Description:
The RNA (16S ribosomal RNA (rRNA) from the rrnB operon, nucleotides 1 to 920) from Escherichia coli K-12 has 920 modelled nucleotides. Entry title: Impacts of ribosomal RNA sequence variation on gene expression and phenotype: Cryo-EM structure of the rrsB ribosome (BBB-70S). Rfam match: Bacterial small subunit ribosomal RNA. Clan: SSU clan. The family has 99 seed sequences and 42,628 matches in Rfam 15.1. On this family, see Cannone et al., BMC Bioinformatics 2002: "The comparative RNA web (CRW) site: an online database of comparative sequence and structure information for ribosomal, intron, and other RNAs". The entry has 49 different proteins, among them 50S ribosomal protein L33, 30S ribosomal protein S14 and 30S ribosomal protein S20. Ions in the entry include magnesium, potassium and zinc. Welfer et al. published it in Philos.Trans.R.Soc.Lond.B Biol.Sci. in 2025: "Impacts of ribosomal RNA sequence variation on gene expression and phenotype". The sample was in a buffer at pH 7.5.
Context: one part of a larger RNA, bound to proteins that are not shown
RNA sequence: AAAUUGAAGAGUUUGAUCAUGGCUCAGAUUGAACGCUGGCGGCAGGCCUAACACAUGCAAGUCGAACGGUAACAGGAAGAAGCUUGCUUCUUUGCUGACGAGUGGCGGACGGGUGAGUAAUGUCUGGGAAACUGCCUGAUGGAGGGGGAUAACUACUGGAAACGGUAGCUAAUACCGCAUAACGUCGCAAGACCAAAGAGGGGGACCUUCGGGCCUCUUGCCAUCGGAUGUGCCCAGAUGGGAUUAGCUAGUAGGUGGGGUAACGGCUCACCUAGGCGACGAUCCCUAGCUGGUCUGAGAGGAUGACCAGCCACACUGGAACUGAGACACGGUCCAGACUCCUACGGGAGGCAGCAGUGGGGAAUAUUGCACAAUGGGCGCAAGCCUGAUGCAGCCAUGCCGCGUGUAUGAAGAAGGCCUUCGGGUUGUAAAGUACUUUCAGCGGGGAGGAAGGGAGUAAAGUUAAUACCUUUGCUCAUUGACGUUACCCGCAGAAGAAGCACCGGCUAACUCCGUGCCAGCAGCCGCGGUAAUACGGAGGGUGCAAGCGUUAAUCGGAAUUACUGGGCGUAAAGCGCACGCAGGCGGUUUGUUAAGUCAGAUGUGAAAUCCCCGGGCUCAACCUGGGAACUGCAUCUGAUACUGGCAAGCUUGAGUCUCGUAGAGGGGGGUAGAAUUCCAGGUGUAGCGGUGAAAUGCGUAGAGAUCUGGAGGAAUACCGGUGGCGAAGGCGGCCCCCUGGACGAAGACUGACGCUCAGGUGCGAAAGCGUGGGGAGCAAACAGGAUUAGAUACCCUGGUAGUCCACGCCGUAAACGAUGUCGACUUGGAGGUUGUGCCCUUGAGGCGUGGCUUCCGGAGCUAACGCGUUAAGUCGACCGCCUGGGGAGUACGGCCGCAAGGUUAAAACUCAAAUGAAU
Numbered sequence: 001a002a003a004u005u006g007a008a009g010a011g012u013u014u015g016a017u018c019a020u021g022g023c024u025c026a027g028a029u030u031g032a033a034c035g036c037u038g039g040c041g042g043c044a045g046g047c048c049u050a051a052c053a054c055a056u057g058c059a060a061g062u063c064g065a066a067c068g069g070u071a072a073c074a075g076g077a078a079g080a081a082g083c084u085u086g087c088u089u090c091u092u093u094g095c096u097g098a099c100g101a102g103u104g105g106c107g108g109a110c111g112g113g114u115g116a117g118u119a120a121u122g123u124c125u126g127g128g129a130a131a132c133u134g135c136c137u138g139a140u141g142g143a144g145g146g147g148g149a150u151a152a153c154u155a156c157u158g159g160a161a162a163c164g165g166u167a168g169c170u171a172a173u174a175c176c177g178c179a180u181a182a183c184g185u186c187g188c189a190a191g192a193c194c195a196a197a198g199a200g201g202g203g204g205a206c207c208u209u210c211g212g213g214c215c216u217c218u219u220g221c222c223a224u225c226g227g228a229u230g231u232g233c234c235c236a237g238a239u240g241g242g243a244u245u246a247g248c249u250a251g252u253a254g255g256u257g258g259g260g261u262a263a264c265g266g267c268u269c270a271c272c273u274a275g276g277c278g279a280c281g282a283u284c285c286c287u288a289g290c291u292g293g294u295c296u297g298a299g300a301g302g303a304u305g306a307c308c309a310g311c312c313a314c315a316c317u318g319g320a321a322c323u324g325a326g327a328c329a330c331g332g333u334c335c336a337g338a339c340u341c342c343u344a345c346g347g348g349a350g351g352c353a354g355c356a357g358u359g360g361g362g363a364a365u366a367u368u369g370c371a372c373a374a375u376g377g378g379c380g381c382a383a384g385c386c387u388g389a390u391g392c393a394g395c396c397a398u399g400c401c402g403c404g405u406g407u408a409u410g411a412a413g414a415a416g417g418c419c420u421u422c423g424g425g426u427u428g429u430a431a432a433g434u435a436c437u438u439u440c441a442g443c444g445g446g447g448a449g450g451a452a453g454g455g456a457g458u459a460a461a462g463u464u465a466a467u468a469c470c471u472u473u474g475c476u477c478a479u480u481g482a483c484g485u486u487a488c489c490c491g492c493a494g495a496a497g498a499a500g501c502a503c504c505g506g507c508u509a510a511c512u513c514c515g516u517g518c519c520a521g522c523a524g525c526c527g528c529g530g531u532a533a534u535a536c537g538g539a540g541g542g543u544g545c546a547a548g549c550g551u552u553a554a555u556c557g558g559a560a561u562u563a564c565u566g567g568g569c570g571u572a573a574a575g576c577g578c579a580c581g582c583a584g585g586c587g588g589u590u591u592g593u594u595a596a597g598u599c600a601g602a603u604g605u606g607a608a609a610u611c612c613c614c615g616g617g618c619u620c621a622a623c624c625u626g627g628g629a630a631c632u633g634c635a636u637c638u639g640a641u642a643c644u645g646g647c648a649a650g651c652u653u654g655a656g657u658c659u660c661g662u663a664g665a666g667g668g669g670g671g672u673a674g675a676a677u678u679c680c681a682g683g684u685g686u687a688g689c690g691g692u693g694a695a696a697u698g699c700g701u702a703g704a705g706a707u708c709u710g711g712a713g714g715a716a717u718a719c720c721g722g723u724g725g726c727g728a729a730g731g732c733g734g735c736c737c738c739c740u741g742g743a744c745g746a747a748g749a750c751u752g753a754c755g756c757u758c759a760g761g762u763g764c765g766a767a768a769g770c771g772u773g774g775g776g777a778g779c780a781a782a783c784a785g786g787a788u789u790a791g792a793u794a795c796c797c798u799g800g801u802a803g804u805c806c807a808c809g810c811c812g813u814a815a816a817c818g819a820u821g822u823c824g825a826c827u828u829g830g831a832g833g834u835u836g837u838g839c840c841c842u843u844g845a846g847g848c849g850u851g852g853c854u855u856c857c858g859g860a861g862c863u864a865a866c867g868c869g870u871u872a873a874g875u876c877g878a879c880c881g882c883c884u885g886g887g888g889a890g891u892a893c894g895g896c897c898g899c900a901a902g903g904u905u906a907a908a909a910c911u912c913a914a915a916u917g918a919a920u
Stems, first nucleotide, its partner, number of pairs: 009025004015920001017918003027556004032552005039403006045396002047361001052359003056356003061106003066103002069099002073097003076093007113314003122239007131231002136227007144178001146176002153168006184193003198219006206213002240286003247277003252274008289311004293304004316337005339350004367393001369392003375389001376387004406436004416427004440497001442492005450483001455477008500545005505526003511540005521528002567883003570866002575880001577764004584757003588651007596644002598640008612628006654754001655751005660745003666740007673717001678712007688699002725732002769810006778804002783799004821879006829857012861868002885912003894905004
C1' cells in the first nucleotide's frame, strides 16, 4: 500500500388490462429432527425438552522443613534359641528413611456446571469517592520475656448405627497477658494505646548442664507506608412487550443526632420536616440471564445470545449465620419442608444444574475411557502429591473442508431395455475387449514433532570465619509421551473394497410410453386426475446435487408488505364532524455575545477472540496464527462560529391594534304581517264527494263536496331566489326592533415575531331519539281498514299515535362529503358570478387598474386511470390525525361516558386466496 466489490425477481384476482393488495416460491443459515442411502480423512460441534429423580465409580487436597508421636513398610543399634558358627530367626529400640490417625498451616470462595430466578438490586458504555485486599512485590523497623490450655493417647462408659460422654495425660509456627514500640489508631494538643514464631542445612574456634549454646546461610513471623491484583460502593446514558395496567410510595423523600459497615448511604434507629416517583410511562402484569458476538440483509435494519470469552445469578426447596483476606459457601455448618434410604422404632443419612452413566421426558443429542506427557491450578524448600481443569481417545455424515469410488482407448454404434410414422432412434464410448495407474481402504517395514523441565555429578562466581551449606551460570551422564500400531515416508497385490437422493405442467434445469379413469392418489402456489394425464403410479430417457440427498421446523431475505434509509390516505385500506387550546414539535430578518447542538484535531477508553485487509503454518482447504484496520461509541482538553439553540439590542416584511366605510338567510332575544291548510259556528244549495293503473275502504240525504261570512289555532315563510350570500363545521331564508360575532376594502398611524400546528383537554355539533313541562294546523314511524298479489307484515289508497313545534337538559352520531386536515410560499391561461376600491372620460352599469370570496373550462406537471389543475390531487416546508389483504368486526370482553337507546376505546380464535380501485 490494503482493510473491500454493493442491491435480479416470479406465480396467483380478470373475458382481457392497468394499479392496489395479500398469499406462495426461488436464497442463505442451524446445537437441528425425520425418510432413503453411505467409502475415507482433517477440524469443529453434540439434552435446545424434566433447574425431573438419581444406582455406581471418580471431580480437593497438600505439608514431617510447625508439633506430639509410631499404626504400617523399610533399615540401623542391642540382646537371646538355634548354628547359615556363618549368620539366620525371635524380642526390644522414633535411633533413621519415612509415615496411618490427630493437632496446626495453606488450599477447599479457584477451577468445573447450569440459566431456575432476575427488566434492574443485573449487564454494557463512560465517569467518580467515602474503601478493603490472603498469596506476589518495594522500603524501613522489630522479632524480648513468660503463662495456662487442649487434641492425639490411655482407662471406664452411652448408643443398633450415626455420633458421643467422663477422667487423666501432651506439644507447637494453636492460644493469651506482660515488655516493647511509631511514620500506626484516637485526640487541636498534652497524652493514651496496639504485635510477633519458629523451623531447616552446614561448621572453624569457643563454653557446655553434652542436649546444645555460638557463628553463618536460607525460609517463615509481626508493625507501618507504597505498588500490583482482586473486590465492595456511587452517578449518567443505554439495555423487552403490554395503557383493554394511571396512579404509586410511611423508612416512603429529605434533615439533625446516635448506632452500624472495610467504606458513603434510611444501611438501621429516635425525633423533625411532608415530601419523593410518574404520559420523557411510575406502579402492576407477561416474558427474559446480559455482553463481545452470531444468522440474515447491499446497507439501514430485523432476528438471536447454542459453542468460545467477559460479567451476573444459582447449587433439592425456603431461611439463616459461622469461619475466613474473600462465602452468607456445588461436593461446609445449623434449622424447617418435600422426596429417597438405614433402623434394635429410641433415632439417623443424603442432595450429579462437576465427569461418565441410569431411569424418565422428548422429534432429538455421545463413553460408567486413557493420562497427568504438555499447559494451567492447589499444597510443599523441593522431590513429589492432588487435579473428570486440561490434553487426548471412543460414538454420531451433526456441520464445514479435502479426497476417492479409476485413467486412456474402444463401433460389432453388440446384446438387452425403452420409443417408433417398423425406416430407425436412444441408452452409449456407455459396457465388453485392449493398454495403464494404484491416491484412500487392506498387509508389511521405517519414522519426526508436541520435551520444556526435573534428577545425579563436576567447575566457576556470589555469600560466609569457612575451599562448608545455599543461590546463579556453564558442562557431563542416564533419562520423562496418554495420544501411539501418531503425523509422514517407503514397499507388495490388484481395478481391485467404495453411489446414492430428489426432481422433470408453469414458477424451475429436465419428456415420452404404459397402467388408472374426479378412482387410486399428487400438491409450496397455481392447480392435476371424470379413457389418448409431459402434474397420479411404474418404466425408459433426462436434469440437479453428491457421501450425501430430500422433507419438516425455525430466523432473516425477497417484503419498498411498519417504508429512518424507503410507502401511502379524492375513488383501492387510510383526513378526527368542526373548532379553540395546554404540554410538545417547528419558527421572519439584522448586529453583538456564548459555544449547548454541529464540525476539526489530540488524549484516554472502546478486553481477548470474532468480521475485514496484508502475510505466515498444517501436502491444499477447512483450521491455526503475526501485524494492521475496525469497534460506527463515550468522556476530557484545545480550537472553528456558517447553521441551529441560549442571552442582549433591534427591524418590519409575518401576526396583531386603531381610524372610516361596505356586503351578508352569521348568532341570540322580542314583536309583527300576508297567503294557505285544518277545525268550529252559520247562510245558500243538492246528490254525490274523495281516491286510483283500475278499484275499494272512507265521507255524504243526520244535507256532504262546492261557495260565502265570522272566529280559533299551530306551523312555515311563495315571488325575490341566483353552480347567489354568510358561518369553523353542523347549518342559516317574510318584515321590524334590541343585544352581538366574524369577514372584507382605502389611506395612514401604532406594537415589534407577539407566529404556525396541536397528543391529551375543552367547546360547538343535522336528523332521529330521550327526560320534564307546554303546544299540536299540516305531515306522519307505529297502528287500522281497503287494494295489489300465489303470499304482500310493503310499494298504492283512506285514516292515524309518537314525533315534527317551544323552553330547559341529555344524546354526540350521519354518504357530519370536496369521501380531499390546518397554515405558509411558489408555478402558463380563459370565460363568469358576487362584494369593495383608485384614476380618467366623450361617465345607458363608458375605459384603464387593484383587493376578498366563489363557479366552470383548461396548460404544464401529477395520477393506476378517472380526473386534479394558482381554491391542486403540481413544486415545497411546518405540525397533527389515520392505514397495512378480504371476512370474522368496529363485533366480543374490559374501561369511560349515557336516564335509556347506545356512543367511544377496541381484540382474538377461525376461515378464504383472494377481496378491491379505475378502465376496456